[PDB]
RNA sequence: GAGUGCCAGAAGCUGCCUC
RNA sequence: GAGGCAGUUUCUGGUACUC
Numbered sequence: 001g002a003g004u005g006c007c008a009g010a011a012g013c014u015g016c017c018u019c
Numbered sequence: 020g021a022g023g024c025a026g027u028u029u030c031u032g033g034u035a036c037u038c
Base pairs, nucleotide, nucleotide: 001038002037003036004035005034006033007032008031009030010029011028012027013026014025015024016023017022018021019020
């Protein structure tokens, strides 16, 4: 460097619920 | 207007393995 597993954050789109 | 969850996609980071 690429691929994979897991986690996390940012973003686009949809749905559902709350306020 | 705010929040939460779920599906889909892109980007980044952390960890681990393969190449």

Source information
An RNA structure with a sequence from Homo sapiens, in which 38 nucleotides are resolved. The depositors describe the entry as "Structure of ARF1 RNA". Released in 2018, the model rests on X-ray diffraction data to a resolution of 1.9 angstroms.